[PDB]
Context: bound to proteins that are not shown
Molecule: 12S rRNA
Organism: Homo sapiens
């Protein structure tokens, strides 16, 4: 929940506990094609490759993206009010 | 002035646990010596625990010591890959052709973002001829025909089967139920 | 969570604040 | 009307006592152990415990409250409301000092039983009493909340 | 208006509750408590626990009325006690199987020297009197025929009706929802009456007796567990269940079948 | 005064007491 | 086997507990028959003669009916069912030490220094002290204990019926163990419902 099953010899209440939905992950058997989505368990430890340049010398950018969830009430609206773009 | 936004100021903003019940200066006046004691709490302080959040997305970290001047020390929580680890296990691909972003007055140049591949039943959406498996069959719950066995083997979400004619176990038929999956366990919808 | 408390848990052994709550002053 | 607290009494039935009198009293389905410093009448006598009325239903917040007398005295001119307070709360109990008739855990004798650490019998103590602190427990249940109303 | 219990609610509060044990515990705080109170949990386990009922059995259940060969007080004649008989237990044999409280124990047998016989022993048969057979397992698979209560009166088909249309339940003749086919009892029938004894007694108990009277489901055997021959199993250190017969003087012998005679 | 037990003995019935 | 003789001449003094059976042609004593076999119990069946004693008081016992009342039984009291020892298994607790790990600590205190230099401007500015088998929380346990489970041990019968002495609360003491016994509560007990 449109519900069902289970306490007794039996019957009513009460009640817990499961089942029937749906989703995700991993284990088990076992899989044809085409697109597509999405894709460590671990904030252990990392061998290797690349990830940040530009540019007439100055600057400017590596303060950004990208990546994690360890910690946690620094995010919201309102007042001031600094860098920063016209 | 218009837009974007630190800091500082007010207000707000998770769960569980009163078997945490008191917090120990957490108030307020003064210009400025000083003064006055109060201030938060059972309408849950203060304290332990859990946990990224209220996702066009945000907050907090960027090997540890909240922070690095300082010390341990050598640091992949950037792509691709490795060890260890666990029930969990993608490629040591290309290119800046497209956006975006640094720069430069330029043409441009760089970029593991990013766009295109390659792996994977993890899901959707089409199809395949050769290819159809997995579970189940006592009731709840759609479905068993004979043999074995003989409270033994062994099943079973809950109730429960079986101690010699088992629809409940194991073979075998045959049947239902989803189907490139099926479905055991776990977690959620609570 | 909008149930319940006679006997299935369940009026706390009895009474009186405040802050409030009702609406039965 | 039987709330409470003081502080006085005291009808009946107990103990003791003293006489006088009996040879037993107690126990009980039956018995034993026990008492004979017993037992009957009768008179002196309580720091316990309150027949009848009670066929009444008050009184207290709840515990709880039933002889008599007096004394002080029974909260609130909405209601609910303290598991963060406060006051109280049978019965047992425990501190400390008194009482003493009963009854009585515990012992301990005597039945019983297979055993009987129980029920039945005698005996005694703690406790039931005061008084003064505690402790704060019930099957504290009428297991049925307060206040307002309704059939 | 679930049941029951003390009828079924409104509005408002405040205290409480949230499977069942763990647990009126365990830690922690407080507390004149020091074996204590109040607060009060968890881990393991379970697939219930709980509350009312409704029918039945029981109760060292209550009241009443009984029992009569049964319930006592009684009345007779008996077991147990000695001895035989015959059963069973045990023991013991190479040696059946079946009954085992009432409701097994002179039971299956109204009956075993052999046969019976299904036991044991030795030796023998293979289409075996038999379109074979097995007295092989299972009386908890069974028909069959019975025990037992019963020395009862229930057991009911089919309705209706009460119980808010639950298990269930249906009583009042000056009557309130019971009503009924069938079976039992009763009646009818045997025996000597209408009496007494026979018969007879349902529905179910008790998985009561037997697969071994025979039938028989299941499972099994067929070199066997089937068939046959021949020979032996039935004995008590002991118990016990039932009869018989006695311990005499009412008796013993002996005639008579009751008027003696003896023994004692 | 009490044995349907026990030992002889014969008999029944049976192949076989 | 059974049947007659004979032989012999057992134990046995009418039997405790406890128990059977019988209401009348019965008990009881005493005779025949019959089934079944070739033969056969002291057995079974069955005819028949002789013939009692006692049937009146009661509900105290054991059980029936009718109306009740309980009830924790339902394979229905031969029922269920507590609690100790004992013996296994799970988990949990308390505890002398020891070991690990984590938590916090600076959310703190003493400093020092205040000069060159300027027909344009500039130079130079660089402090320390915190860590300890201190502090917090937890696991591990030498040893004690407690719950729960769990097909068949012991010891008793507390409970369920007036459960054998109603049964439980509180509270104290006693006891092998369910439990007993005080007080005082409570019906979740009854008391049989005109006299």
């Nucleotide at each position: 929940a449109u519900a069902g099953g289970u306490u007794u010899g039996g019957u009513c209440c009460u009640a817990g506990c499961c089942u029937u939905u749906c989703u995700a992950u991993u284990a088990g058997c076992u899989c044809u094609u085409a697109g597509u989505a999405a894709g460590a368990u671990u904030a252990c430890a990392c061998a290797u490759g690349c990830a940040a340049g530009c540019a007439u010398c100055c600057c400017c950018g590596u303060u950004c993206c990208a990546g994690u969830g360890a910690g946690u009430u620094c995010a919201c609206c309102c007042u001031c009010u600094a860098a920063a773009u016209c | 002035g218009a837009u974007c936004a630190a800091a500082a100021g007010g207000a707000a903003c998770a769960a569980g646990c009163a078997u945490c019940a008191a917090g120990c200066a957490c108030g307020c006046a003064g210009c400025a010596a000083u003064g006055c004691a109060g201030c938060u709490c059972a309408a849950a302080a203060c304290g332990c625990u859990u946990a990224g959040c209220c996702u066009a997305g945000c907050c907090a970290c960027a090997c540890c010591c909240c922070c690095a001047c300082g010390g341990g020390a050598a640091a992949c929580a950037g792509c691709a890959g490795u060890g260890a680890u666990u029930a969990a296990c993608c490629u040591u691909u290309a290119g800046c052709a497209a956006u975006a972003a640094a720069c430069g007055a330029a043409a441009g140049u760089u970029u593991a973002a990013c766009u295109a591949a390659g792996c994977u039943a993890u899901a959707c959406u089409a199809a395949c001829c050769c290819c159809a498996g997995g579970g189940u069959u006592g009731g709840u719950c759609a479905a068993u025909u004979u043999c074995g066995u003989g409270c033994c083997a062994g099943c079973c979400a809950c109730c429960g089967c079986g101690g010699u004619c088992a629809c409940a176990c194991g073979a075998u038929u045959a049947a239902c139920c989803c189907a490139a999956g099926u479905c055991a366990a776990u977690a959620g919808a609570a | 969570c909008c149930g319940g408390c006679g006997u299935a848990a369940a009026g706390a052994g009895u009474g009186u604040u405040u802050u409030a709550g009702a609406u039965c002053a | 009307c039987a709330a409470u607290a003081a502080a006085g009494c005291u009808a009946a039935a107990a103990c003791u006592c003293a006489c006088c009198u009996g040879a037993g009293u107690u126990g009980u389905a039956a018995a034993a152990a026990a008492c004979u410093c017993c037992a009957g009448u009768u008179g002196a006598c309580a720091c316990a415990a309150a027949a009848u009325a009670g066929a009444c239903u008050a009184c207290g917040a709840a515990a709880g409250u039933g002889g008599c007398u007096u004394u002080a005295a029974c909260a609130u001119a909405u209601c609910u409301g303290a598991a963060c307070a406060c006051a109280c709360a049978a019965u047992a109990g425990c501190u400390a000092a008194g009482a003493c008739c009963c009854a009585a855990a515990c012992u301990g004798g005597g039945a019983u039983u297979a055993g009987a650490u129980a029920c039945c019998c005698c005996a005694c103590u703690a406790u039931g009493c005061u008084u003064a602190g505690c402790c704060c427990u019930a099957a504290a249940c009428c297991u049925c909340a307060a206040c307002a109303g309704u059939u | 208006c679930a049941a029951c219990a003390a009828a079924a609610c409104u509005g408002c509060u405040c205290g409480c509750c949230a499977g069942a044990a763990c647990a009126c515990u365990a830690c922690g705080a407080g507390c004149c408590a020091c074996a204590g109170c109040u607060u009060a949990a968890a881990a393991c386990u379970c697939a219930a626990a709980g509350g009312a009922c409704c029918u039945g059995g029981c109760g060292g259940u209550g009241c009443u009325u009984c029992a009569u060969a049964u319930c006592c007080c009684u009345c007779u004649a008996g077991a147990g006690g000695a001895g035989c008989c015959u059963g069973u237990u045990c023991u013991g044999u190479a040696a059946u199987c079946g009954a085992u409280a009432a409701a097994c124990c002179c039971c299956g047998a109204u009956c075993a020297a052999c046969c019976u016989c299904a036991c044991c022993a030795c030796c023998u048969c293979u289409u075996g009197c038999u379109c074979a057979g097995c007295c092989u397992a299972u009386a908890u698979a069974c028909c069959g025929c019975c025990a037992u209560c019963u020395u009862c009166a229930g057991c009911a088909a089919a309705c209706c009706c009460u119980g808010a249309u639950g298990a269930a339940g249906g009583c009042u003749a000056c009557a309130a929802a019971g009503u009924a086919a069938g079976c039992g009892c009763a009646a009818g029938u045997a025996c000597c009456c209408a009496c007494g004894u026979a018969a007879a007694g349902a529905c179910g108990u008790u998985a009561g007796g037997u697969c071994a009277a025979g039938g028989u489901g299941u499972a099994g055997c067929c070199c066997a567990u089937g068939a046959g021959g021949u020979g032996g199993c039935a004995a008590g250190a002991a118990a016990u269940g039932g009869g018989c017969u006695a311990c005499a003087u009412u008796u013993u012998c002996u005639a008579c079948c009751c008027c003696a005679g003896a023994a004692a | 005064c009490g044995a349907u037990a026990g030992c002889c003995c014969u008999u029944a019935u049976g192949a076989a007491a | 086997u059974a049947a007659g003789g004979g032989u012999c001449g057992a134990a046995g003094g009418u039997g405790g507990a406890u128990u059977u059976a019988g209401c009348a042609g019965u008990a009881a004593a005493c005779u025949a028959a019959g089934a079944g076999u070739a033969g056969a119990g002291u057995g079974c069946u069955u005819a028949g003669u002789u013939g009692a004693a006692c049937a009146g008081g009661g509900c105290c016992c054991u059980g029936a009916a009718g109306c009740g009342c309980g009830u924790a039984c339902a394979c229905a009291c031969c029922g269920c069912c507590c609690g100790u020892c004992a013996c296994c298994c799970u988990c949990c607790u308390c505890a002398a030490g020891u070991a690990u790990a984590c938590u916090u600590c600076a959310a703190a205190g003493g400093a020092c220094a205040a000069u060159u230099a300027a027909c344009u401007a500039a130079a130079a500015c660089c402090c320390c002290u915190a860590c300890g088998c201190a502090u917090u929380u937890a696991u591990a346990u030498a040893g004690a204990g407690g719950a729960g489970a769990c097909a068949a041990g012991u010891c008793g019968u507390a409970a369920c019926a007036u459960g054998g002495u109603a049964a439980g609360u509180g509270u104290a003491c006693u006891g092998g163990a369910a439990a007993g016994u005080g007080c005082a509560c409570u019906u979740g007990g009854a008391c049989g419902a005109a006299c």